[PDB]
C1' cells in the first nucleotide's frame, strides 16, 4: 500500500 | 440506520 471493523473510538455528511 | 475518512486513532487480515 489492499481491506475488514461505521455497534472499537474521533470528526463530517445524509 | 446508511456513508465518508484505511494519511484522525485502535485493533486485525494480506
Nucleotide at each position: 500500500g489492499g481491506u475488514a471493523u461505521u455497534u472499537c473510538g474521533g470528526u463530517a455528511c445524509c

Description: An RNA: 28 nucleotides with solved positions. Crystals were grown from: cacodylate, magnesium chloride, spermine tetrachloride, MPD, pH 7.0, VAPOR DIFFUSION, HANGING DROP, temperature 25.0K. The structure was determined by X-ray diffraction at 1.7 angstrom resolution and released in 2001. The entry also models magnesium ions.